Description: The depositors describe the entry as "The cryo-EM structure of an AlpA-loading complex". This is an experimental structure of RNA with a sequence from Pseudomonas aeruginosa, together with DNA, with 126 nucleotides shown.
[PDB]
Context: bound to proteins that are not shown
RNA sequence: AUACCCUCGA
DNA sequence: CTATGGGACGATAAAGGTATAAATTCTCTATAATGGGAGCTGCTCTGGCCGAAGCCCG
DNA sequence: CGGGCTTCGGCCAGAGGTCGAGGGTAATAAGAGAATTTATACCTTTATCGTCCCATAG
Numbered sequence: 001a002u003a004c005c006c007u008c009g010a
Numbered sequence: 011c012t013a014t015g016g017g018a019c020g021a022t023a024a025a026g027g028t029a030t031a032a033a034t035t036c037t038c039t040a041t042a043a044t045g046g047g048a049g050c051t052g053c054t055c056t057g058g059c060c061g062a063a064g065c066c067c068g
Numbered sequence: 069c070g071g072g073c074t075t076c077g078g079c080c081a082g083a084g085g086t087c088g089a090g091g092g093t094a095a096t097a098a099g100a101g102a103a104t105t106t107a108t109a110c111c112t113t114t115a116t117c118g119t120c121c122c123a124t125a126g
Stems, first nucleotide, its partner, number of pairs: 002094009011126029053084016
Other pairs, nucleotide, nucleotide, family: 019119cWW033105cWW035103cWW066072cWW
């Protein structure tokens, strides 16, 4: 301590 | 006899000079070079918006 | 038979649950050298403001 991507729960 | 304004005083901070090294931008190099490229493709609907094509019509 | 006039078809915009939680990844190459400005550094000059002696008004 800003944006994407991925994964997961209800 | 005492408190206060008045004036003298002076130590220093700002103003200007005034160069001076940093630093930070500016300008050049001469074989030739003379139309770019990633761009997704598997929403879904709704809604609006122009633009074209029929559809009355007098 | 041109012309308003309705309608339809192609094209673009916008909008699509919330709250967690964890993990990861995030962006490069001319040197020379000339020149101009700027922050620095020392120094002098003027004013300023802190400072105190002194005469005086009550």
It was solved by cryo-electron microscopy to 3.3 angstroms. The entry has 6 different proteins, among them RNA polymerase sigma factor RpoD, DNA-directed RNA polymerase subunit omega and DNA-directed RNA polymerase subunit beta'. NCBI's taxonomy places the organism under Bacteria, Pseudomonadati, Gammaproteobacteria, Pseudomonadaceae, Pseudomonas.